[PDB]
Solved structure of RNA (18S rRNA) from Homo sapiens, 1587 nucleotides shown. It comes from the structure "Structure of a drug-like compound stalled human translation termination complex". The organism belongs to Homo, within Eukaryota. The sample was in a buffer at pH 7.6. The entry also models magnesium, zinc and potassium ions. Among the 77 different proteins in the entry, which are not shown, are 40S ribosomal protein S20, 60S ribosomal protein L32 and 40S ribosomal protein S19. Rfam match: Eukaryotic small subunit ribosomal RNA.
Context: bound to proteins that are not shown
RNA sequence: UACCUGGUUGAUCCUGCCAGUAGCAUAUGCUUGUCUCAAAGAUUAAGCCAUGCAUGUCUAAGUACGCACGGCUACAGUGAAACUGCGAAUGGCUCAUUAAAUCAGUUAUGGUUCCUUUGGUCGCUCG
RNA sequence: CACUUGGAUAACUGUGGUAAUUCUAGAGCUAAUACAUGCCGACGGGCGCUGACCCCCUUCGCGGGGGGGAUGCGUGCAUUUAUCAGUGGUGACUCUAGAUAACCUCGGGCCGAUCGCACGCCCUGGCGGCGACGACCCAUUCGAACGUCUGCCCUAUCAACUUUCGAUGGUAGUCGCCGUGCCUACCAUGGUGACCACGGGUGACGGGGAAUCAGGGUUCGAUUCCGGAGAGGGAGCCUGAGAAACGGCUACCACAUCCAAGGAAGGCAGCAGGCGCGCAAAUUACCCACUCCCGACCCGGGGAGGUAGUGACGAAAAAUAACAAUACAGGACCUGUAAUUGGAAUGAGUCCACUUUAAAUCCUUUAACGAGGAUCCAUUGGAGGGCAAGUCUGGUGCCAGCAGCCGCGGUAAUUCCAGCUCCAAUAGCGUAUAUUAAAGUUGCUGCAGUUAAAAAGCUCGUAGUUGGAUCUU
RNA sequence: UUUACUUUGAAAAAAUUAGAGUGUUCAAAGCAGGCCCGCCUGGAUACCGCAGCUAGGAAUAAUGGAAUAGGACCGCGUGAGGCCAUGAUUAAGAGGGACGGCCGGGGGCAUUCGUAUUGCGCCGCUAGAGGUGAAAUUCUUGGACCGGCGCAAGACGGACCAGAGCGAAAGCAUUUGCCAAGAAUGUUUUCAUUAAUCAAGAACGAAAGUCGGAGGUUCGAAGACGAUCAGAUACCGUCGUAGUUCCGACCAUAAACGAUGCCGACCGGCGAUGCGGCGGCGUUAUUGACCCGCCGGGCAGCUUCCGGGAAACCAAAGUCUUUGGGUUCCGGGGGGAGUAUGGUUGCAAAGCUGAAACUUAAAGGAAUUGACGGAAGGGCACCACCAGGAGUGGAGCCUGCGGCUUAAUUUGAC
RNA sequence: CAACACGGGAAACCUCACCCGGCCCGGACACGGACAGGAUUGACAGAUUGAUAGCUCUUUCUCGAUUCCGUGGGUGGUGGUGCAUGGC
RNA sequence: GUUCUUAGUUGGUGGAGCGAUUUGUCUGGUUAAUUCCGAUAACGAACGAGACUCUGGCAUGCUAACUAGUUACGCGACCCAGCGGUCGGCGUAACUUCUUAGAGGGACAAGUGGCGUUCAGCCACCCGAGAUUGAGCAAUAACAGGUCUGUGAUGCCCUUAGAUGUCCGGGGCUGCACGCGCGCUACACUGACUGGCUCAGCGUGUCCUACGCCGGCAGGCGCGGGUAACCCGUUGAACCCCAUUCGUGAUGGGGAUCGGGGAUUGCAAUUAUUCCCCAUGAACGAGGAAUUCCCAGUAAGUGCGGGUCAUAAGCUUGCGUUGAUUAAGUCCCUGCCCUUUGUACACACCGCCCGUCGCUACUACCGAUUGGAUGGUUUAGUGAGGCCCUCGGAUCGGCCGCUGAGAAGACGGUCGAACUUGACUAUCUAGAGGAAGUAAAAGUCGUAACAAGGUUUC
RNA sequence: GUAGGUGAACCUGCGGAAGGAUCAUUA
Repeated sequence: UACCUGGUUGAUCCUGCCAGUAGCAUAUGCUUGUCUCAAAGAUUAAGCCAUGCAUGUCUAAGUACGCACGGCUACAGUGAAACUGCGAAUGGCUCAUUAAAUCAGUUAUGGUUCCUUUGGUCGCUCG
Repeated sequence: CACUUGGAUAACUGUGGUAAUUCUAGAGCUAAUACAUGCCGACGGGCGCUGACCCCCUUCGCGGGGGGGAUGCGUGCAUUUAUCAGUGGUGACUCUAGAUAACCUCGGGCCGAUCGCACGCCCUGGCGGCGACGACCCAUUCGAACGUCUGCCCUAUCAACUUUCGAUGGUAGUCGCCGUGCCUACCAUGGUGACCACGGGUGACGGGGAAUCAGGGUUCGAUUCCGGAGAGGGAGCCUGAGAAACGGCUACCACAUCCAAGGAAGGCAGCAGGCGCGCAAAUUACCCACUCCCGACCCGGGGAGGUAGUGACGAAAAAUAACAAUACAGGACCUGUAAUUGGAAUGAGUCCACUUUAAAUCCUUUAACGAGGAUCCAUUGGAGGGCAAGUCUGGUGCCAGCAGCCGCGGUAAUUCCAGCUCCAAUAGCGUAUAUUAAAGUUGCUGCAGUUAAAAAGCUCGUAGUUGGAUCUU
Repeated sequence: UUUACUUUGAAAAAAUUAGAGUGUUCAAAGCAGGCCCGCCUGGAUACCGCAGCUAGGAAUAAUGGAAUAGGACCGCGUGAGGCCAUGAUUAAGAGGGACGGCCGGGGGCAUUCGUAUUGCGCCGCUAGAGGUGAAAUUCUUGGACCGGCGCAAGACGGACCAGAGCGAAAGCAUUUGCCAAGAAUGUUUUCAUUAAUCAAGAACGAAAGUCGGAGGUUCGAAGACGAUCAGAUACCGUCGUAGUUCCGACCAUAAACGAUGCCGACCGGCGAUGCGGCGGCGUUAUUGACCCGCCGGGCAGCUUCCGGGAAACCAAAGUCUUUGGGUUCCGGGGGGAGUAUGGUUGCAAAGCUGAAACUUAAAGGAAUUGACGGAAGGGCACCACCAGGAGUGGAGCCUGCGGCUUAAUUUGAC
Repeated sequence: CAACACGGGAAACCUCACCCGGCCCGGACACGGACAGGAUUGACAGAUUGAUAGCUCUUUCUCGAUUCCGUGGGUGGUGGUGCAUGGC
Repeated sequence: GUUCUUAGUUGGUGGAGCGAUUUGUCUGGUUAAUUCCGAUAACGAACGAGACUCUGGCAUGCUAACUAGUUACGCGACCCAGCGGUCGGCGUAACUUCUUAGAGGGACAAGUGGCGUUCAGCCACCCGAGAUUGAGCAAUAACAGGUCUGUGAUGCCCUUAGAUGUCCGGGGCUGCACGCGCGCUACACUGACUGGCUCAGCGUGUCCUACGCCGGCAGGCGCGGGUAACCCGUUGAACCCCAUUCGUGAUGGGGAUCGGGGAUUGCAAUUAUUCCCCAUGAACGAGGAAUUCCCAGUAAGUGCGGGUCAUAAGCUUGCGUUGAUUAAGUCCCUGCCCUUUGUACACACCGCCCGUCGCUACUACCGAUUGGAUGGUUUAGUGAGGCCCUCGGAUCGGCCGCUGAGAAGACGGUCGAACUUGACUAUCUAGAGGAAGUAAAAGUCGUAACAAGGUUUC
Repeated sequence: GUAGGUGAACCUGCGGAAGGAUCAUUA
C1' cells in the first nucleotide's frame, strides 16, 4: 500500500469455485508486572420480582394561641404539625410496537393553544 | 360595613372502630392570598339618542331656515351576532383600529376586602417611599399539536385495491384548541396501481452516525445527542397551563401478595439486587462537593448526576536488563558470543508523611527499606507446501491421531505423540460465529452469454428506455 | 418560452470525521493556556447526498410562438385600415407511402401429369420363390415367383437439384389457371421524424401426441413369430395395430443450431454466385442467349500478423484496462433439480412459473504427449500364418512345480 | 510370454537352510570383580550317553595367568527385507 | 532378463506456439534398417543400424615343419613272374599336395542385359570356392521383472551362549487319492535278433589309459606311457551297409514292475548309488480338444565329448555322421514398426464406467386421520367500568310554607375492555403406508456410454 | 424432441442435429 497464494491434469493454457490472508465486534480458551482512558443483562425473556432507595418544597414578605423552645401589654423572636401555593407532564430506563408511518431536511399556522419569565395594561365603565 | 363583610374546616384536644393499610368515624374548638360575599372613591361630567320647550331670520300665508334646551334611555375593555365606513399593516384579510344596534351564560369574564419593609409629611384627621403576591386581556419566551414538498429494506409462489361499517369529492352542520370525512345528514361516483398500489415479511425505532474502503461501494447503527414510542396486556378517565400520566386513579384479562376468610394491597423496560433465560454482560458501595434541575427558596431535596468497587469490551503509554573487564571469536583498531567476573543504575513490591477529595482511594511527590539463577522465571501458537521456521532424536505402525485446503500415518512419519532446537507476534495470543476488503466471484465505474454456467422457436406490440441534421458566427 | 444543467449566495444542532492552535512528561486525549499588580491570548476553518430557496452563465438537452391566420405592429372609426423582406428550415447512404419493369421449390385455392408400389382379372411357361453373415418363419402344381396385357386404389413428386432461391421462423419442388402478399433494384415522386429496442399482451410454430370426420397403397411404435445369443422380452428376418394421408379443431415443445439477439457506424484483399439497374468490342437467334466490366442489396467461399481470443478459431467472436452507439432477454462451482409445493394453461399428454433441506473439491472447456481402437492407411516376423515336416498332448518311466501327507517333507520363481 | 531338466539344484553324509538331539565359543576390546596361600585348563576308570562328548556325576590328578565372573561393547548369521539398495 | 530383434532415440542453434510442446526426425521412391536417393524453416551433428570382431567357405602361390605328412628309394614279409601287387613292416632321399597356422589375396552388386525419376536401387545371367555362412557386440527410456541363497556388495531390522553362530549324530529335501510342464523309451517287417564288413569330429587327462594274465560278466591283478600335434589315439562311434533267423500273433515288438545272486565307489549303499547276470514280462496297435518348433548341410535319425563327477546322465552345453519334404508368399490368426484419425483412457482397455436389486445410514417429500399445538387477525353474541344527557332528592342550610346546596341510585347515549363462540391465516409438529435423493460398502444382475465402444451418438 | 414397450441400464417408431466416423467424388 489501487497486492494475491494453494487446490481439477501425465504435463499445459483456461473457466470456476473451495481454502488461505487482513481488519472489525461478540463469545470463549490459555496467559497477564506497571499505568492512563473506557464499554458493560441490547441480542434469548417488553420474562417474573423479595428488601431498601429513586420527589418534594418557606421567605423580612399567604395562615402559628403546639410553653416545642424563648427575650421584656392584639401580634417579641425561633418554630414541629396542618391548611394554602407550587412542582410532581422534567429527568431516568427500555426498543416491544411502527415501512410515507416514525423520522430527516424544508416550509406554513393569514388554520391553533400556551403555567411560567420578561414588557405593556390595571380611577378609560356615570352606576 | 368600606377604618374591612360572611360561613366553614384541618392541625390540636377529646371518644372510638378494625385481624389488617399512608383506613378513617363521631363530638368540641380555630385561621386565610382557602372558600364565599361585596362597597366607596375616581365622578365634574362628556358622548350618543329621545325631545318637552325657549329663541332668532323670513313668509300675504302655507311654508321654510338657524341655535339653545329640561325630563328620560344608553355608555369601558373581554364576549356573541348583525350592519356601516375605509388608523396602521401585508405579496395576499373576511387583519388591526374606528362607527352603530344590541347581547353578555348563576355550572357566572375584568374592574386588588391580601402581605412585608422602612415610615415620613400636612393641617384628631389627611397624604406619601419601596417591595411581595395576584390579575381579564395584548405581546414575548419555552414550546406543543396538526399541515406542505422530497427521501426508506425484501418480496409478484402478493396484480389489482378501496367504497351504503367513509373509500374520493360537493353542500350544510356537529365535535374540537383550531384547518379537515373528524363525525352526521343529503348528494356525486369517485380515489389508488407495472413509475410496483394493495397484501405479506423484516435477526425494522428513525436520524446525527459506525466498521471497511484506490475510485465507486458493501454492511451496521438496541446503545449516552435529537425526535418517537411504551411502563404486565388492553381500555376508560381525574386533576392541571401541560397527561389519555402509570414511583395517579378506574375496570376487565394475566399473574402475584397478606388474611382472624370478613377483606385489604400490587406493577424494578428507575438505582442496586435476586430468579429465570441463555454462547452471552458488574457493588442491595459513598455523596449532593462538582454539573444542573425543582420549590414559597442564598438555607431544602435529587440512585438525575458525581466518586469508588467488579472490568484482558476495547484504546494510549510502557518493565522483564544496561555497562565494563576478561575468556574468546571475527571483520576490515572496531564489533559479536559466553551455566566466567565486576560493582554501577533503577523500578515492581513493602511503606511514614504530605497531597488528592464531600471524606477517601489511585496517579503525581518524597523519606524508609527493596536484585544475580538480578528464581522479582513470558506467555500464545507453530516448524511438508500455501507461509516465517528442522529431512534432529525416541515412541506409534492406516492404529491413536493430525489436518481451514492439498494432504500425513499400513515398521527408517520433514505432518501423529514426546524431547531438543527453531519461527512468529508479544502482555498479550489462539478458537467459534456475524460481517467488510480480497471479489472485475453481482460488475454504475467494471463481469459474462459460439464450444466452459448461459441469446427466449419466430415475429408483432403497449408501457419503459433511447432517439438524425438545422437558427449569432 | 418554461425547465434540466453549471456556478454563486443564503439557510442549514452539537458531538463524531477532516483539520488549525497548544510540549496532557509522550501518546490516546483535553480546550486549554502563556508572559513578568496583574497583563496577553485561544476556544479556528472545512465538509454536511438529495429536495426547497437565491443570483450569474446559456453550450448541451427537452419544450413553446404565425398556416382555416382567430398573427405581431402602429394608428383610426365592434367596423374601416395601413404595415410586417408579412409568416411553412432542410429533404437524412433514417423511415412510411406511391410508381415502374421485373424476379422467387414464398402463401392459399383449384387443376393436370408421371412412373413406381400394392391388389386384381386374364394369358404364357414352369418348380421353386423369398429372405440372410448363414438361416428359418412365410408363399407355392389348387400354379408361387418370372413374363405380357388390362384395371383399381392410395401415397409419393426421382434424375434435373447446387455450399443455388424464397420465407419472420417452422418450412418450401409435376403442369396449368385464379387470388392476395413481398423483398431487392429503378426514381430530380410524395409525407416530413412518423424511428430503434421492447415487460404486459398477441399471431405463427417440424415431428410425435390428442379429439372429430373421411381414407387406408407403402411403411410401421405396440403386438405376434423366425433366428442370433449364456440370456436377447434388442440388433437381423417374416407378418402386423395406432400412426403415416386429407378436412376441421387442439397442443406449443426440438441439437426449434450459425449451439452466435436486434437496430447502426467504421475497419484488408480477391475470385465467384443470385436478383435488379447501367455501360461496353464481338458472336447467335428472330428483345432474348453468351462475352467484358461497373453499382446496390443477398447466400456463401478463399486469403490475410486488421485486430481479437483459454485456444479451437472469427473479417466478426475486430474496433475491451486506450474499459461508455442504443436497447431486450439471460448466467454466477458441481449435484439435489427444472425435482417438491403453490398458482396457471390444457380434453389428456403436458406446458409455463419454480424452491429448499441435504450433499460435494471438483465438475468442466480448449489444446499437447503417450497409450489403446472389434478405425483407416503403409510395412514386417516360422518366438505369426500359409505349404509342409517332426512332434508334444494318449502309454510306461525320468525329472521339475502345485497339492496332500509329515517331527521336517528348507526355500526362491507363477 | 518373461515361473515349472530353472537356481548351473544329477541332495546317501558333507552340501543344508528344515526336523530330532548333543557339544563348542571361534563373546575382540574397554572397565570392574577375582587371583600365585592361585585365575583357570585338560583328563584314565566307573556311572552316564546314539557316542572312545570328563557333556555331565562319582572320583581325584593335571595345566599356572593365556583364562574366568559382572556391566559396557563387539562379532557371526544360506535370518528378515529385491517394495530400502549396489552390481549383474 | 524383458519390453525389443525390431529401428529406434537425443541435444545445439534457428523457426512455429501464452504454454505443455513441435519442426529438425518428411510428400514420394528405395532398403534388412531413421538404409539411401530426393524433397524441404530448417542447419549441422550425435548414438543405435551399418562398419567392426570371431568363424565358415577358396588359394597345387608365400613362410614352415622327426611332436605333421607325402612321394621316391633302400631293405623285409607274402603272392604269383615284373625297376609286378599289397604292407599303419623297417630305414633315409627330395618335398609341402594332403596336416598344422601365419602373412597376404579374393566379392565389389564389379561385368552384361533388363527395370527404375534413369536417381537410390531391384531382377536375371556370365565368371567364380563364394553373388544374403553363422554368431558375438548392441541405443535412449524403462520395469517396484529376478537375485540380500554368489559375494569380506550392502542400509535398516531380528538374533547373539539353553544361539537363528558353529560342530557332531540321525532324519528330511525322494514322502503318494491327484493335476500340470520340459524330456526319454516305444507301439515294430522301411523292423528286431545273431553274425560279418567298414567311416568321424570337437574336446579332456596326474587323472587319462596302452599291453599281459585272471574271470562268463561287471570287474581284478601286474607292468608301462602321457603335465600331452609326443601317450591313450590312425580316438577301428553309432545309424547305415551285407548276410542270417523271425512272420503280422501284445510276437522273438515293448522292457515297466519285481525276485535272487555277483562286482565296484565310499566313513556309511537301508528308502534299492551305480554296474552285471538269471528269472519276471505291465500299459502301449500312432494318441481327444488342443498346441510347440522349423526352410538347407536345415528338420529329423544317430552316436561321441565337456560341464556337474569319490561313485555319475533319461539333463544341459558342444561335436561330427546320415540327410529330406515344403516355401521363396501373405497380413487371415497372434504380434511388431510408421503415418493419419477418435478418445470421458494416463498404475494408461487387465482402462474407465451406467441403472435396477439386497443390506446400512441420513435428509426432504406425498399421505386417511372433517390430525394436533401455539400465535395473530377479525364477524356475531353478551358486556365490566368511566364519561355525557335525563332524572333522582338521602341530607344540609336561608326565608315565612318557598328557596339554595346536594350524595346514593336509575333511564338513555357514547367509548369500550374482557369472555363465549365461529371463520380466516402464519409458524411448528404427529402419521400406517407410498415414493425419492444422497452416502456408505469386500454384495447380486447384466454391460448402457467413452474407439465406427463392437446397432454412430445426441 | 415426442410417443409406446421392457428386470435394469435401455430398445424401437417418426422428425431433427453433428457436438460424426464425410468440409471432397468427378459428363